[PDB]
RNA sequence: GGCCUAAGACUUCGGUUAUGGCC
Repeated sequence: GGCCUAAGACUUCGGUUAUGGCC
RNA backbone atom coordinates (compact mmCIF):
# COMPACT_ATOMS: atom_id res chain seq x y z
O5' G A 1 -1.11 2.79 2.35
C5' G A 1 -0.81 3.34 1.07
C4' G A 1 -0.71 2.26 0.00
C3' G A 1 -1.94 1.38 0.00
O3' G A 1 -2.96 1.91 -0.85
C1' G A 1 0.00 0.00 0.00
P G A 2 -4.50 1.53 -0.58
O5' G A 2 -4.53 -0.03 -0.95
C5' G A 2 -4.31 -0.46 -2.30
C4' G A 2 -4.41 -1.97 -2.44
C3' G A 2 -5.63 -2.50 -1.73
O3' G A 2 -6.79 -2.45 -2.56
C1' G A 2 -3.75 -3.84 -1.15
P C A 3 -8.25 -2.41 -1.88
O5' C A 3 -8.45 -3.93 -1.41
C5' C A 3 -8.57 -4.99 -2.37
C4' C A 3 -8.87 -6.31 -1.69
C3' C A 3 -9.99 -6.14 -0.68
O3' C A 3 -11.27 -6.34 -1.29
C1' C A 3 -8.16 -7.23 0.37
P C A 4 -12.58 -5.67 -0.65
O5' C A 4 -12.89 -6.64 0.59
C5' C A 4 -13.31 -7.99 0.37
C4' C A 4 -13.49 -8.72 1.70
C3' C A 4 -14.31 -7.88 2.65
O3' C A 4 -15.71 -8.12 2.50
C1' C A 4 -12.33 -8.60 3.76
P U A 5 -16.77 -6.93 2.73
O5' U A 5 -16.86 -6.83 4.33
C5' U A 5 -17.40 -7.91 5.10
C4' U A 5 -16.71 -8.03 6.46
C3' U A 5 -17.00 -6.84 7.35
O3' U A 5 -18.19 -7.04 8.13
C1' U A 5 -14.66 -7.26 7.34
P A A 6 -18.94 -5.80 8.83
O5' A A 6 -17.89 -5.35 9.97
C5' A A 6 -17.57 -6.22 11.06
C4' A A 6 -16.32 -5.77 11.81
C3' A A 6 -16.53 -4.43 12.49
O3' A A 6 -16.83 -4.62 13.88
C1' A A 6 -14.52 -4.38 11.15
P A A 7 -18.35 -4.60 14.40
O5' A A 7 -18.72 -3.03 14.33
C5' A A 7 -18.32 -2.11 15.36
C4' A A 7 -16.90 -2.37 15.87
C3' A A 7 -16.44 -1.27 16.80
O3' A A 7 -16.71 -1.60 18.16
C1' A A 7 -14.83 -1.56 15.08
P G A 8 -16.82 -0.44 19.27
O5' G A 8 -15.41 0.32 19.11
C5' G A 8 -14.18 -0.34 19.44
C4' G A 8 -12.98 0.54 19.12
C3' G A 8 -13.15 1.90 19.77
O3' G A 8 -12.66 1.87 21.11
C1' G A 8 -12.30 2.12 17.55
P A A 9 -13.30 2.73 22.31
O5' A A 9 -12.99 4.27 21.98
C5' A A 9 -11.44 4.14 21.90
C4' A A 9 -10.39 5.20 21.38
C3' A A 9 -10.53 6.61 21.67
O3' A A 9 -10.30 7.38 22.77
C1' A A 9 -10.01 6.39 19.38
P C A 10 -11.15 8.72 23.04
O5' C A 10 -10.57 9.73 21.93
C5' C A 10 -9.18 10.08 21.91
C4' C A 10 -8.89 11.14 20.85
C3' C A 10 -9.84 12.31 21.02
O3' C A 10 -9.33 13.29 21.93
C1' C A 10 -9.84 11.63 18.76
P U A 11 -10.33 14.29 22.68
O5' U A 11 -11.27 14.82 21.48
C5' U A 11 -10.82 15.84 20.58
C4' U A 11 -11.95 16.34 19.69
C3' U A 11 -13.17 16.68 20.52
O3' U A 11 -13.17 18.06 20.90
C1' U A 11 -13.81 15.22 18.76
P U A 12 -14.13 18.57 22.09
O5' U A 12 -15.59 18.43 21.43
C5' U A 12 -16.77 18.39 22.25
C4' U A 12 -18.03 18.67 21.42
C3' U A 12 -18.18 17.64 20.31
O3' U A 12 -19.56 17.33 20.07
C1' U A 12 -17.81 19.79 19.36
P C A 13 -19.99 15.89 19.50
O5' C A 13 -19.04 15.76 18.19
C5' C A 13 -19.55 15.32 16.93
C4' C A 13 -20.76 16.14 16.47
C3' C A 13 -21.05 15.88 15.00
O3' C A 13 -22.45 15.84 14.70
C1' C A 13 -20.40 18.16 15.28
P G A 14 -22.95 14.92 13.47
O5' G A 14 -22.01 15.41 12.24
C5' G A 14 -20.72 14.82 11.97
C4' G A 14 -19.86 15.73 11.08
C3' G A 14 -18.69 14.99 10.47
O3' G A 14 -19.09 14.29 9.28
C1' G A 14 -17.98 17.12 11.22
P G A 15 -18.23 13.07 8.66
O5' G A 15 -16.73 13.65 8.61
C5' G A 15 -16.37 14.80 7.84
C4' G A 15 -14.90 15.15 8.08
C3' G A 15 -14.05 13.93 7.84
O3' G A 15 -13.63 13.80 6.48
C1' G A 15 -13.53 14.78 9.96
P U A 16 -13.28 12.34 5.90
O5' U A 16 -11.93 11.98 6.70
C5' U A 16 -10.78 12.84 6.64
C4' U A 16 -9.67 12.36 7.57
C3' U A 16 -9.41 10.89 7.36
O3' U A 16 -8.45 10.63 6.33
C1' U A 16 -9.63 11.31 9.69
P U A 17 -8.46 9.20 5.60
O5' U A 17 -7.96 8.29 6.82
C5' U A 17 -6.65 8.46 7.37
C4' U A 17 -6.46 7.58 8.60
C3' U A 17 -6.81 6.13 8.33
O3' U A 17 -5.67 5.41 7.84
C1' U A 17 -7.98 6.85 10.26
P A A 18 -5.86 4.06 6.98
O5' A A 18 -6.19 2.97 8.12
C5' A A 18 -5.28 2.78 9.21
C4' A A 18 -5.58 1.51 10.00
C3' A A 18 -5.64 0.30 9.08
O3' A A 18 -4.48 -0.55 9.22
C1' A A 18 -7.65 0.44 10.45
P U A 19 -3.81 -0.90 10.66
O5' U A 19 -5.08 -1.37 11.55
C5' U A 19 -5.48 -0.60 12.69
C4' U A 19 -6.66 -1.23 13.44
C3' U A 19 -6.42 -2.68 13.78
O3' U A 19 -5.60 -2.83 14.95
C1' U A 19 -8.66 -2.39 13.04
P G A 20 -4.14 -3.48 14.79
O5' G A 20 -4.49 -4.98 14.34
C5' G A 20 -5.14 -5.88 15.24
C4' G A 20 -5.49 -7.21 14.58
C3' G A 20 -4.36 -7.70 13.70
O3' G A 20 -3.39 -8.44 14.45
C1' G A 20 -6.42 -7.90 12.52
P G A 21 -1.86 -8.51 13.95
O5' G A 21 -1.98 -9.43 12.63
C5' G A 21 -2.36 -10.80 12.73
C4' G A 21 -2.47 -11.45 11.36
C3' G A 21 -1.26 -11.14 10.51
O3' G A 21 -0.20 -12.06 10.75
C1' G A 21 -3.23 -10.76 9.23
P C A 22 1.31 -11.63 10.43
O5' C A 22 1.36 -11.74 8.82
C5' C A 22 1.24 -13.00 8.17
C4' C A 22 1.32 -12.85 6.65
C3' C A 22 2.53 -12.01 6.28
O3' C A 22 3.69 -12.82 6.11
C1' C A 22 0.61 -11.16 5.16
P C A 23 5.15 -12.20 6.38
O5' C A 23 5.42 -11.35 5.04
C5' C A 23 5.87 -11.99 3.84
C4' C A 23 6.16 -10.98 2.74
C3' C A 23 7.11 -9.90 3.23
O3' C A 23 8.48 -10.25 2.97
C1' C A 23 5.21 -8.87 2.26